[PDB]
Context: bound to proteins that are not shown
This record gives sequence, C1' cells and structure tokens, in this order.
RNA sequence: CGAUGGACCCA
RNA sequence: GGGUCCAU
Repeated sequence: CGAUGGACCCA
Repeated sequence: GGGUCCAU
C1' cells in the first nucleotide's frame, strides 16, 4: 500500500 | 472478507 456503484460466485 | 464481469 487500489475510489464509487451494478450484477452474480464462493465464503 | 475474497473473487469474475462491468459502468464511471
């Protein structure tokens, strides 16, 4: 030393 | 908490 939202997949 | 797709 990774923002905000979807939508699903694990957990 | 970790993914894939995705709009910025």

Shown are 19 nucleotides from a PDB entry: RNA. Ions in the entry include calcium. Released in 2012, the model rests on X-ray crystallography data to a resolution of 3.12 angstroms. The 2012 paper behind the entry is "Molecular basis for RNA polymerization by Q beta replicase". Crystals were grown from: VAPOR DIFFUSION, SITTING DROP.